[PDB]
Context: bound to proteins that are not shown
RNA sequence: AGCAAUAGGAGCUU
DNA sequence: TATGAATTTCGCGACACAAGGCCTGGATGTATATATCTGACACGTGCCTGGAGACTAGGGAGTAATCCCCTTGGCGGTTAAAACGCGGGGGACAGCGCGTACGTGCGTTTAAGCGGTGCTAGAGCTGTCTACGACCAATTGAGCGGCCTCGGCACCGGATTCCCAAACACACCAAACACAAGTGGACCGTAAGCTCCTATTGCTTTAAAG
DNA sequence: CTTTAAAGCAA
DNA sequence: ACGGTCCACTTGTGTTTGGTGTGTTTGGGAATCCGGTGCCGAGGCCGCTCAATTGGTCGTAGACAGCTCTAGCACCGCTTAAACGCACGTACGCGCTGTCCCCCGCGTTTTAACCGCCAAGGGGATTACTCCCTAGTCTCCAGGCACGTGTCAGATATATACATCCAGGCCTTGTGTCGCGAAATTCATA
Repeated sequence: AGCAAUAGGAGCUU
C1' cells in the first nucleotide's frame, strides 16, 4: 500500500 | 466503367384548312326592227330692187432712171461663253397603308317645264328740218430737221454688307447589365445541487487447427 | 470432430 | 417545440455610353454701296415749211316726233322629272418609307461670238412720165327674197336580242401542325 464506466428510472430541497 | 435497350427528341411526311384565282351565271344596259305621225325642210311664184351694161374722166399705179445707204462679206484677235466630265445628293418614282370622302342607290320633296292668258313697254320704221361737218382758198405759227452743250448714267475699283454651309457644343433618350434590398430556411440551447437502485459492458457465423 | 481467436456487419 | 442571425439567390431600380439630333457660330464668296470719271444722248435753240386755223358755202345725217305691233314680263295650274337628304361601302388621295439615278455645282478645255474696220453693190426711196382702170351716172331687167304648200326624216313609243358588269363558288396550292419513325440520348449496373 491500491475500491470501473456508461445509460435509464425513481426521488430530495429550492 | 462498358455497353446495351428503352426513352426522348428531332425531322420529315401527310393531311387539313385557308386563301387566292378563274369561270359562269341574272341583271342591267345598249343596240336594233317596226309602226305613227308630224313639223321642219324643200320646192313653185310674184316681183321689185340690186346687179349688170355702156361710157366718161381723171387720179393711181406701173415703169425708167438715179443715187446713196445699208446690208452682206471678209478678216483678225480676244476672251467670254459653251462644251465636257465627274462626284453626289436630293428629288422622282415605286410600294404600302388607311380613312374618309366620294359614288351608287333609294325615297321624298321641290320647282322646272309646258301650256295658256293678258298687258304694255319699247323696238322698229317713217317724215322733217335743221344744225353740223365736208370742201376750199388764204394765213401763219407750231412743229420738225439740224447743231450744240452738258449732266445723267454707265463703268471701274475699292470697301460694306449679307446670306451660307457644315462643324461644333451640347441636348436627350434607349437600353442591358452594374448595382441595391427582400426573402427562405439552416442551426444551437433549454436552473442548481443531491440520493438511490438497476442493468449492461458486441454477437453470431465461418474458418482453421488439433 | 471440436474449440479459440480475429475480423466484419443493419434499417 | 417557436423564435432569430446568417447567407445570396430573385426581384427590382439606375446608370451613362453612344447614337440621332439641332442652335449657333464664323470665315468666305457674292451682291451692294460709294466715289471718280468720262462720254454720248437728251434737252434746248434756230430756221424753215407745211399742216392747222379762219371764214364761208352747201349738202345731208341724224335728232326728234310720232305711230304701230311684237315680244318681253307677270301670273296660274298641273305633272313629273330632277334635285336633295341620307345610308352605306370602297377606292382613291395623301402621308410615309425607300432607293436609285440623273441634274446640279464646279473646274478645265475649246471655240466661235463680238467688235472694230473696210468694200462692194444692190435695192429702196425719190422723181418724172404715162396710161388704163375704177368710181360715178344713167338705164334695164332678172335673180333672189318673202310667201305659201306639200311630204318624208326623224322623234317617239313599242317590242326584242345581245353586251358588260359583279359576284360567288369551286378548285388548287401552300403552310402549319401532328404523328410516326429513326437516331440520338442516357442511365442501369458487376
Entry title: RNA polymerase II transcribing a chromatosome (type I). Shown are 425 nucleotides from a PDB entry: RNA, together with DNA. The reconstruction used 75,631 particles. The entry has 17 different proteins, among them DNA-directed RNA polymerase subunit, Histone H2A type 1-B/E and RNA polymerase subunit ABC10-alpha. It was solved by electron microscopy to 3.8 angstroms.